Shown are 35 nucleotides from a PDB entry: RNA. The structure was determined by X-ray diffraction at 2.6 angstroms resolution and released in 2024. It comes from the structure "A new fluorescent RNA aptamer bound with N571". Crystals were grown from: 0.08 M Sodium Chloride, 0.02 M Magnesium Chloride, 0.04 M Sodium Cacodylate trihydrate pH6.0, 35%MPD, 0.012 M Spermine tetrahydrochloride. The model includes bound GUANOSINE-5'-TRIPHOSPHATE (GTP). The 2024 paper behind the entry is "Structural basis of a small monomeric Clivia fluorogenic RNA with a large Stokes shift".

[PDB]
């Protein structure tokens, strides 16, 4: 560079708001992997 990421993947999801909870909404700093 692409891609993971209309966000859960091969792996890996700080935080903040909504909800009684299930969830559901903002979020990629960074990083993994690949040409």
């Nucleotide at each position: 560079g692409a891609a993971g990421a209309u966000u859960g993947u091969a792996a890996a999801c700080a935080u903040g708001c909504c909800g009684a909870a299930a969830g559901g909404c903002a979020g990629a700093c960074a990083c993994u992997u690949c040409c």